The RNA (sgRNA) from Deltaproteobacteria, together with DNA, has 170 modelled nucleotides.
The structure was determined by electron microscopy at 3.37 angstroms resolution and released in 2025.
The entry also contains HNH nuclease domain-containing protein, not shown here.
Primary citation: Ocampo et al., Nat Commun (2025), "DNA targeting by compact Cas9d and its resurrected ancestor".
The sample was in a buffer at pH 7.9.
The entry is indexed under CRISPR-Cas9, Endonuclease, Binary Complex, Effector, sgRNA, IMMUNE SYSTEM-RNA-DNA complex.
The organism belongs to delta/epsilon subdivisions, within Bacteria.
Context: bound to proteins that are not shown
RNA sequence: AGAUGAGACGCGUUACAGUUAAGGCUCUGAAAAGAGCCUUAAUUGUAAAACGCCUAUACAGUGAAGGGAUAUACGCUUGGGUUUGUCCAGCCUGAGCCUCUAUGCCAGAAAUGGCGCCUUCAUCGUGGGUUAGGACA
DNA sequence: CGTTTGTACTCCAGCGTCT
DNA sequence: CTGGAGTACAAACG
Numbered sequence: 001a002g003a004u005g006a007g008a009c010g011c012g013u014u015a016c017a018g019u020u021a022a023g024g025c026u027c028u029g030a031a032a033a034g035a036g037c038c039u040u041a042a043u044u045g046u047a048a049a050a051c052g053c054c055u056a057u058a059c060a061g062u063g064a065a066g067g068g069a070u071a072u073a074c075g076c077u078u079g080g081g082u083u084u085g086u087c088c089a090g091c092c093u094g095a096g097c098c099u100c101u102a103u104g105c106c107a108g109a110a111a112u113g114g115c116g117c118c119u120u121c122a123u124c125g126u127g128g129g130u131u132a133g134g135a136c137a
Numbered sequence: 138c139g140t141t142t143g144t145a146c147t148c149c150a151g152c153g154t155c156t
Numbered sequence: 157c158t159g160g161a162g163t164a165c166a167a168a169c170g
Stems, first nucleotide, its partner, number of pairs: 006156006013048016052130004058126002061123007071103003075097008085136003104115004138170013
């Protein structure tokens, strides 16, 4: 005294399908009323919520090995996607690095250990990022 | 006379708790 | 909220 940013939980909406309840219409019946169709409401299941643009040298899962503040990245520097007629913010991300920034959960008083996490390999698959926000034409 | 555009009027748009 | 919708009403050209 506020700024924008990450991740979920739910409620709402829409589409399709099912069940139940109420009402209307139609056919039939000897009648009570039987059946069919439509409408409204409750409930159940699945799916969609920018259009698009970029990516397969990408993304994701499983298994093994190693690392883990001496290090990694949500950090720094420099590029890429969103990106367009042009420049950006935000988010995701490639390479190098630790000046700034940050570093989760469980146990052990604590040293420290175990998970999460990162990297490499094998295997398996098609998935992933960003889009409701600006400014100049 | 029979259309054809211009005027007032009313209405339309997603919402909560957390770490 | 901004950009636009339908709807009832009116005056003008063909």